[PDB]
Context: bound to proteins that are not shown
DNA sequence: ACGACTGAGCCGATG
């Protein structure tokens, strides 16, 4: 670093 | 026939 997962303002 | 919030955390996985 894309991507996927999940919470909180 | 177009167009797709605004901040960071925390794990996971392979060009």
């Nucleotide at each position: 670093a894309u991507c996927g997962g999940c919470u909180c303002a």

The depositors describe the entry as "Structural basis for transcription reactivation by RapA".
Shown are 24 nucleotides from a PDB entry: RNA, together with DNA.
Method: X-ray crystallography, resolution 4.7 A. The entry became public in 2015.
The entry has 5 different proteins, among them DNA-directed RNA polymerase subunit alpha, RNA polymerase-associated protein RapA and DNA-directed RNA polymerase subunit omega.
Ions in the entry include zinc and magnesium.
Crystals were grown from: 0.1 M HEPES, pH 7.0, 50 mM magnesium chloride, 5.2% PEG3350, VAPOR DIFFUSION, SITTING DROP, temperature 297K.